[PDB]
Context: bound to proteins that are not shown
RNA sequence: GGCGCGGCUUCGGCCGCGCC
Numbered sequence: 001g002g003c004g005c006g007g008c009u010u011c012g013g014c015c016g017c018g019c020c
Stems, first nucleotide, its partner, number of pairs: 001020008
């Protein structure tokens, strides 16, 4: 880099835990 799952969200995201 990308994916998954969570918690918040001014739905623009933010954060956390992982994985490939």
Released in 2012, the model rests on X-ray diffraction data to a resolution of 2.8 angstroms. Shown are 20 nucleotides from a PDB entry: RNA. Protein in the same entry: PROBABLE ATP-DEPENDENT RNA HELICASE DDX58. The 2012 paper behind the entry is "Visualizing the Determinants of Viral RNA Recognition by Innate Immune Sensor Rig-I". The entry is indexed under HYDROLASE-RNA COMPLEX, INNATE IMMUNITY. Entry title: Capturing 5' tri-phosphorylated RNA duplex by RIG-I.